Solved structure of RNA with a sequence from Homo sapiens, 43 nucleotides shown. The structure was determined by cryo-EM at 3.3 A resolution and released in 2024. The reconstruction used 69,008 particles. It was solved together with Protein argonaute-2. The 2025 paper behind the entry is "The structural basis for RNA slicing by human Argonaute2".
Context: bound to proteins that are not shown
RNA sequence: CAACAAAAUCACUAGUCUUCCA
RNA sequence: UGGAAGACUAGUGAUUUUGUU
Numbered sequence: 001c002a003a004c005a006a007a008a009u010c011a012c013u014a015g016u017c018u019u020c021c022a
Numbered sequence: 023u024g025g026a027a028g029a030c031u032a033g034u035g036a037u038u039u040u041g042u043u
Base pairs, nucleotide, nucleotide: 002043003042004041005040006039007038008037009036010035011034012033013032014031015030016029017028019026020025021024
Other pairs, nucleotide, nucleotide, family: 018027cWW
């Protein structure tokens, strides 16, 4: 300096509910 | 599948530490 497994955080992605719009 | 949006459940990736290599 990098990969795998564990904890945490972060960002995306998907599903279930939910609010509004003439 | 008229349209937009924010609460819970689950997958991918980045990083700090720990264990292995």